[PDB]
RNA sequence: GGAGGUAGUAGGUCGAAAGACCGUUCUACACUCC
Repeated sequence: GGAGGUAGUAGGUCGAAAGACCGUUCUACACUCC
RNA backbone atom coordinates (compact mmCIF):
# COMPACT_ATOMS: atom_id res chain seq x y z
C1' G A 1 0.00 0.00 0.00
C1' G A 2 -3.51 -3.71 0.25
C1' A A 3 -6.24 -7.86 2.70
C1' G A 4 -8.73 -11.17 6.48
C1' G A 5 -11.50 -11.45 11.57
C1' U A 6 -14.74 -8.64 14.48
C1' A A 7 -17.85 -4.59 15.65
C1' G A 8 -20.43 -0.08 14.72
C1' U A 9 -23.70 3.31 12.90
C1' A A 10 -26.72 4.74 8.94
C1' G A 11 -29.99 2.57 5.06
C1' G A 12 -33.20 -0.66 2.67
C1' U A 13 -36.15 -5.90 1.99
C1' C A 14 -40.42 -9.08 4.04
C1' G A 15 -44.97 -7.70 7.65
C1' A A 16 -50.83 -5.10 10.60
C1' A A 17 -47.72 -6.33 14.53
C1' A A 18 -43.85 -8.62 17.10
C1' G A 19 -39.97 -10.42 14.62
C1' A A 20 -36.55 -11.66 10.75
C1' C A 21 -33.05 -10.71 6.54
C1' C A 22 -28.74 -8.00 3.95
C1' G A 23 -27.22 -6.24 -1.51
C1' U A 24 -26.22 0.08 0.59
C1' U A 25 -19.11 2.07 -1.07
C1' C A 26 -19.17 4.56 5.23
C1' U A 27 -15.49 3.57 9.28
C1' A A 28 -12.49 1.63 13.09
C1' C A 29 -10.02 -2.05 16.15
C1' A A 30 -9.42 -5.17 19.84
C1' C A 31 -6.77 -8.66 16.78
C1' U A 32 -4.35 -11.09 12.26
C1' C A 33 -1.69 -11.33 7.40
C1' C A 34 1.41 -10.31 2.40